[PDB]
Context: bound to proteins that are not shown
DNA sequence: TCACAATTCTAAAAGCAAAAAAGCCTTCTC
DNA sequence: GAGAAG
DNA sequence: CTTTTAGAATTGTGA
C1' cells in the first nucleotide's frame, strides 16, 4: 500500500477485519447507475401440507446470467 | 420548490 | 295539556402589499 | 449527551 | 379573567 464483508449487482463513500467471512446498523450503510418486449432458468420473498421446530412441494412477483425474434438509437 | 404567531408600515 | 319567553349556544365580522423577529412537545437518563 | 415513550 | 348582533334550540314558568 492493497484483499474481502455490511437485504441482489456495479463504481465510488463510510465502518470493520486480513486471505476468512464475520463483526458493526436491524423496512438489515449512504450515493449514483442500469435500452425494452417475448422465452429460459431461478437469488430473494411468500403459499399449502406433513413433520413436531424440521423437511416435502408450489408458481402471481421477482436478482446475478444465458439462446433466440422485434425498435426508437 | 416555506408554515405558523406577533409587530410594525403603506393604499383604499 | 300547549305558549310566550328569558337562557344560552352557535356563527359572522374588507381587500392587496413590504419589512421584521421567534418558533416548530416534556422529559428522564447515567 | 442524544433517542426515544407518552 | 371585556365585542356586538343576531338566530336556533332549551325549559320554564304561565292558563
Nucleotide at each position: 500500500u492493497a484483499g474481502a464483508c455490511g437485504a441482489a449487482c456495479g463504481g465510488c463513500g463510510c465502518g470493520u477485519c486480513u486471505u476468512u467471512a464475520a463483526a458493526c446498523c436491524a423496512u438489515g450503510c449512504g450515493u449514483c447507475g442500469g435500452g425494452a418486449g417475448c422465452g429460459c432458468g431461478g437469488c430473494g420473498g411468500g403459499u399449502u401440507c406433513a413433520g413436531g421446530a424440521u423437511g416435502a412441494a408450489c408458481g402471481g412477483c421477482a436478482a446475478u446470467g444465458c439462446u433466440g425474434c422485434u425498435c426508437a438509437u | 420548490g416555506g408554515c405558523u404567531u406577533u409587530u410594525u408600515u403603506g393604499c383604499u

An RNA structure (RNA (nun gene and immunity region)) with a sequence from Shamshuipovirus HK022, together with DNA, in which 136 nucleotides are resolved. It was solved together with DNA-directed RNA polymerase subunit alpha, DNA-directed RNA polymerase subunit beta, DNA-directed RNA polymerase subunit beta' and DNA-directed RNA polymerase subunit omega. Keywords: transcription, RNA polymerase, anti-pausing, anti-termination, cryo-EM, HK022 put. It comes from the structure "Cryo-EM structure of HK022 putRNA-associated E.coli RNA polymerase elongation complex". The reconstruction used 120,100 particles. The work is reported in "Structural basis of transcriptional regulation by a nascent RNA element, HK022 putRNA" (Hwang et al., Nat Commun, 2022). It was solved by cryo-electron microscopy to 3.17 angstroms.